[PDB]
Shown are 102 nucleotides from a PDB entry: RNA, together with DNA. The entry also models magnesium and zinc ions. Vishwakarma et al. published it in Proc.Natl.Acad.Sci.USA in 2023: "Allosteric mechanism of transcription inhibition by NusG-dependent pausing of RNA polymerase". It comes from the structure "Mycobacterium tuberculosis transcription elongation complex with Bacillus subtilis NusG (EC_PG)". The reconstruction used 129,271 particles. The entry is indexed under RNA polymerase pausing NusG cryo-EM, TRANSCRIPTION. Method: electron microscopy, resolution 3.3 angstrom. The entry became public in 2023.
Context: bound to proteins that are not shown
RNA sequence: CCGAAGCUUCGGCUUCGGCAGGAGAGGUA
DNA sequence: CGGCAGTCGCCGTCTACCTCTCCAAGAGCAGCATGCGC
DNA sequence: GCGCATGCTGCTCTTCAAAGCC
DNA sequence: ACGGCGACTGCCG
Numbered sequence: 001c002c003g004a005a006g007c008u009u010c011g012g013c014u015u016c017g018g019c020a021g022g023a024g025a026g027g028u029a
Numbered sequence: 030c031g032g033c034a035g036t037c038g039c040c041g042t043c044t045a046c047c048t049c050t051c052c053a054a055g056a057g058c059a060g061c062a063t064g065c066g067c
Numbered sequence: 068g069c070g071c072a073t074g075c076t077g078c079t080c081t082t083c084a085a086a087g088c089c
Numbered sequence: 090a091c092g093g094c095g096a097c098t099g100c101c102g
Base pairs, nucleotide, nucleotide: 001018002017003016004015005014006013007012021052022051023050024049025048026047027046028045029044030102031101032100033099034098035097036096037095038094039093040092041091042090053082054081055080056079057078058077059076060075061074062073063072064071065070066069067068
Other pairs, nucleotide, nucleotide, family: none
C1' cells in the first nucleotide's frame, strides 16, 4: 500500500492475509 | 648513460517497444534405529 | 532382557587448472 | 574489430 473480517463515537481502531532478479534468441519504427 | 620504437593495456561504439526459453549437481557427515549376540 | 555395532535419510557444503579460442 | 592514448620497457648505440 491492497484485500477479507470485526469495533466503529464516523476521526478512525483492531485481527488475518499478500511481491517483482540475470543470460540468450528473434522482431517493429 | 641515453635515446628509441615496438608494444601492450584500457577507454568508447543511438533511442523506444514486443515475444519466447533457461537459471548446481555429486559427495559426504552425522542423528538414531534396529537387529543380533550372550 | 540388555548392550554393542552398523545401516536409512535429512542435510549441508563445494568449486586451481588447463585446455580453449583467436 | 578498430581507433586513440599513454606508459614502459627491453634494446641498440